Context: bound to proteins that are not shown
RNA sequence: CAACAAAAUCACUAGUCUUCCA
RNA sequence: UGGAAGACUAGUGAUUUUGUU
Numbered sequence: 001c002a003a004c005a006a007a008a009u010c011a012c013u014a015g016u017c018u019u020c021c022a
Numbered sequence: 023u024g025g026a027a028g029a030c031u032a033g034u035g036a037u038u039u040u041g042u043u
Base pairs, nucleotide, nucleotide: 002043003042004041005040006039007038008037009036010035011034012033013032014031015030016029017028019026020025021024
Other pairs, nucleotide, nucleotide, family: 018027cWW
C1' cells in the first nucleotide's frame, strides 16, 4: 500500500406504506 | 398505469478501525 470477513458512517439503488395536485 | 413528492424494509459501492491474507 491493496483484497476478504466483522462494527460504524456515508451515497446510491429497489420494495412496502403514505401526502398533494384544476 | 394522469402526475409530483417524504416515512419505514432490503441490495450495490466508498471510507476509518478491528481480524486474516
Overview:
Entry title: Structure of human Argonaute2-guide-target complex in a fully paired, slicing-competent conformation. Solved structure of RNA with a sequence from Homo sapiens, 43 nucleotides shown. It was solved by cryo-electron microscopy to 3.3 A. The 2025 paper behind the entry is "The structural basis for RNA slicing by human Argonaute2". The sample was in a buffer at pH 7.5. The entry also models magnesium ions. The source organism's lineage runs through Eukaryota, Teleostomi, Tetrapoda, Haplorrhini and Homo.